Shown are 46 nucleotides from a PDB entry: RNA. Primary citation: Gan et al., Mol.Microbiol. (2007), "A stepwise model for double-stranded RNA processing by ribonuclease III". The structure was determined by X-ray crystallography at 2.9 A resolution and released in 2007. Crystals were grown from: 0.2 M NaCl + 16% PEG3350 in 0.1 M Tris-Cl, pH 8.5, VAPOR DIFFUSION, HANGING DROP, temperature 293K. The entry also contains Ribonuclease III, not shown here. It comes from the structure "Crystal structure of RNase III from Aquifex aeolicus complexed with ds-RNA at 2.9-Angstrom Resolution".
Context: bound to proteins that are not shown
Formats: sequence, structure tokens, C1' cells
RNA sequence: GGGACAAGCGCAAGGUCAUUCGCAAGAGUGGCCUUGCGCUUGUCCC
Repeated sequence: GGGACAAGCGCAAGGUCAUUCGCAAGAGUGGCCUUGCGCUUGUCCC
């Protein structure tokens, strides 16, 4: 340098619960779960 696994953080997405709104058609906020990417690091392989 290239990877396998994993961790933290970041961005986003989906789902769910709660909540708020409402021209009832819809529209927001938050908690949680899962996924992807990025950044950093650790152990391992090349």
C1' cells in the first nucleotide's frame, strides 16, 4: 500500500412507538431497531 473482521463517530434511508397538527387529505417532532456510505482506530492476512 491492498484487504477480512470489529469499534466509535458522522450522513442518510427504511421501519416502529410516542407526540403535535390538520382545509382530513395529509404534514411535522422525538425515542428505539435495522441497513448503506464516509472518517478514525484496533487485531489479523497480503